[PDB]
Context: one part of a larger RNA, bound to proteins that are not shown
RNA sequence: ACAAUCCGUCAGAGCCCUCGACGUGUCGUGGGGUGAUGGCGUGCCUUUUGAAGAAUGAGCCUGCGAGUCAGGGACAUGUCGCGAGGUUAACCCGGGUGGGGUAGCCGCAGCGAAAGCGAGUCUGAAUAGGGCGUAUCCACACAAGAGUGUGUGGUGUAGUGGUGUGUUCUGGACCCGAAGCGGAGUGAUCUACCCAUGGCCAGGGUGAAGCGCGGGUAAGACCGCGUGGAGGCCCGAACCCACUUAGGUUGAAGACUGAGGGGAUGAGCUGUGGGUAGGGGUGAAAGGCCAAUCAAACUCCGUGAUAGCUGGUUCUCCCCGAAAUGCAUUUAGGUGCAGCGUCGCAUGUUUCUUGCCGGAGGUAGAGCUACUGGAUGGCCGAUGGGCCCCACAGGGUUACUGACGUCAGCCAAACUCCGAAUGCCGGUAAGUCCAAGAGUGCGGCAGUGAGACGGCGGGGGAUAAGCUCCGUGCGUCGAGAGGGAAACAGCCCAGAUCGCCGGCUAAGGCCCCUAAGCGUGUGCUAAGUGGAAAAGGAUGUGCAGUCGCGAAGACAACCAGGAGGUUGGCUUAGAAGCAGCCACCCUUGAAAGAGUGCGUAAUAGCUCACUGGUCAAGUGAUUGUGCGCCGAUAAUGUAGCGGGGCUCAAGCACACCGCCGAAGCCGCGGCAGCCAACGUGUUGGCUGGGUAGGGGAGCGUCCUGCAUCCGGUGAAGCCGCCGAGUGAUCGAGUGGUGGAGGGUGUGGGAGUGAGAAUGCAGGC
Repeated sequence: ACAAUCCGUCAGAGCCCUCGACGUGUCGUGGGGUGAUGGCGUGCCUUUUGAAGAAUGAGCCUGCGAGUCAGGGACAUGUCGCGAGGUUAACCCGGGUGGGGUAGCCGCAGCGAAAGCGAGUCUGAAUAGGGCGUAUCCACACAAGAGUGUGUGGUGUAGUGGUGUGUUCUGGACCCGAAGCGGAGUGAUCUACCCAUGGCCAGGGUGAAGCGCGGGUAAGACCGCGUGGAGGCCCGAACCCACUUAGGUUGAAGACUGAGGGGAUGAGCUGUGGGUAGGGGUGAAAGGCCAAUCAAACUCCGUGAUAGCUGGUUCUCCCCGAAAUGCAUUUAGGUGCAGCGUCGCAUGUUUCUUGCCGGAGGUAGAGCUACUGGAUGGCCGAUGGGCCCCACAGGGUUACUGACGUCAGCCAAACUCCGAAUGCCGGUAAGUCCAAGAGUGCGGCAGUGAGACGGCGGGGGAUAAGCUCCGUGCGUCGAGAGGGAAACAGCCCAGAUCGCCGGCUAAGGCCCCUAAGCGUGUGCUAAGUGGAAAAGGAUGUGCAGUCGCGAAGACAACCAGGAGGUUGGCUUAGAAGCAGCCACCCUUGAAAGAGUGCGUAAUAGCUCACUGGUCAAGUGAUUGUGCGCCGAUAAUGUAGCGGGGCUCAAGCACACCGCCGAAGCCGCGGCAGCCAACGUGUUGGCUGGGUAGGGGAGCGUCCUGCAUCCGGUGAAGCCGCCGAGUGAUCGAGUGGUGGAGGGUGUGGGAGUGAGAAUGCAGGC
C1' cells in the first nucleotide's frame, strides 16, 4: 500500500512521550518526535544576453589545496616623532634591540637641451606678452573693464623617516594544465639490418642439361629409346606467415580461438653471441621499427619551460553601485585612453526640474507655372524644330511628328519658392535645499569595450524571422525578489531593512478549480463566434438616412394576349428574334424588345419582356453602419478559453456601485547609514535589493608577549542539551566518553577559514 513530485517550506488533525494549575483527563503566555491533508514550490558552481536545464563539475566522507614573500625599490592614504629640517647604510664596541658612525638620499628654487640665470627664467632683435614656478590669500592704487594683468604692506611656505594598507615594479608572483625546443646520459634481451658459428625442413610427383644405344651427317645438326634428377618446379605435414568469417571486443588474450587460408630447398626459417643510438640508427620504403609508446625513442636537468586559453579561488555583516560605448590597436573572445562606479579632498549649488525670454535649424507633413528629377491626359502649334506633288507658292489638298508654352492630377533618402511637437544650447525667477547625498576639478582603486528584449524613427531582409546594424538625458534584464498574462528576464503593475495570524489600493479579476457581484440597468450575438486568418460570397441579424412605385390597388400568385412589313438588310447551303455587323425602324395599339434565354440543320413550337383580370398592403433598390457565417487540410491524445463549464451568458458594447487582489502605501515594534539641532549622544528628515567592483566594521583558528590564572574535585578533544548576539559565534554553561594539558584580557605574526578545479591521498 488511490498515489504522479528538486522531495522542502506554511498551514495542519491524529498518535507518542514530557512538564506545571487543575483528579480518573482538562487547561496551560505548553514543549519535543512524528507527521495524515491541503496552498507555494524547476538543486548548487560555472561562462553566459540568457539555463529547472536535455550546457559544464561534482559517487560519498575525512584531511591537504590557492594574491604570499624579499627590496634605504616607488607612490598615495592613514597614523607616529622632529621640524627648515628629516633622517643613516655598511660598520665598531655591549653572550641583549644601546651608544657611536652624516659616508649618503628627499625638500628647502625653479627656468633653460646647455652654456648660464635665478623669484625668475625660455622663447625671442625685443616692456611684449605668452610657456613653466614664484604655496597659497587679504587691504591700497593703475588700466581696460580682452574675463584679468601691473606695482606696494602683512598673513609667511612643509617636507622627511618610521609602522600598517591598495597599486604599480623585477622576481616562478593567485593555483593546476600542453602540444612542444635544448643539454647530459640509458637502451638492438621485441623489432629492422647485418656479422660469425650451429640446427631445421615428414612424404609424394614433375623429369633440364648431361650419358649410352639405335636412327641420321660426309662431320654435323636433329630424333626415338632407356639412365641423370636441375628447378626462387608442383601437392602436401613440422616451421614461418596472416587472406576470409565467425566469436571475443569491462575478452582465455594490450591483437587472440576456431574452421578454412599461402610458402613450405629458399630473396627460406631458427638458437646462438656481436655491431649500428635520437635529427641518429635501420628501413625489398608503410612515415614502418628502434623494448605494448614514434612525423624525431626513454630517464634526468634548464623547468614552477610559456600559456592573450579553460577550471577554481574557502568566515559574517554594514554603505554605494556600473558597462557591454567611442577611439585606437598582428585588433576583433585581449589591452589602453576618455564615459560610465567607488573613496577622499576642494569649490559649497555652480546641478535638476518647470515658467518666461532670446535664439538656428531644416526633419514629419505639404508643395511644385519654383528649381534637379521623375508623369498622365488635353489645347493653338507656326515651325516633325518639316512632308502629295519640292517652284520662289497650296495641304497630313493626307492619319504623322509635333517644340515651346499653357489647362489640370501624382511622385522623390542624395528636390525644397514652404515648415512644426519635439530635442539641444544660453539668461531670469520658484521649488526639493536636517541633501540630494545633486555638480565640476584633482588624487588612490577595478571593473567592463560578447549585449537581449519591448516601445518608439529607421537602414538591410520581403516591411521574415527570437535576424542583423543604428538613434532613444528610452524602459526593463542583465545586476530585480513581489502580483497579473497557466506556464514564460526582457510584455503590464510595482522597488523586497527586519517582524506582525492588521487595513487601503494598482495591473488583472469577481460561477467552481481560485478571493472577490452565478451584481445593477440598457442593447447585440446563435456562431461555442467569444475561445487562431484574408481576397471574395451570401434574402443571417440590429441601427440610421434615403429614394421608386403604391387604395387612380402596388410586388408575388392564379386567367388571357403577347402578332402582321416582319424571313429587316449583309453573311452565308443558312440568318427567318435569337454564329456574326447596323438602325436597332415603323405600324394596330394594350403590349411585341430587329428579342433575354433554353428550341430547331433553317423553319415551327415552349418561354419571355411590356400589357390587360381576381385577391387585397406594403413592396423593391442601392447607402452608411455593430455584430455575425462560409471561405478553414497534419501528423503520439481533445490540445486554437488553462480546465469544468458557460447563451435562463459565467460572451460582447455602454455606464454605476461595490469587492478580491503584492514584499506597492498606511498601521504597530525593531536595527542600521547619511543629515540638521543641541550636547558631551538625545531629538527630528530621509535612505537601506543588488553581480563585476569600491569603501567601512568585525568573527574564528594556530603561534608569540604579558598581570597570571583554569584544571586528576577532570584540561584539550568527541557527542548532546540549554540560553544569549543582527553575523561570522559565544557562554568563569553544563550532561555522558577522555584522562593530559589549556589559557581571560590587550597586542603581535600568520602555511587562517572548502563544495566544487573530470583536484590529491585514505575510507566507504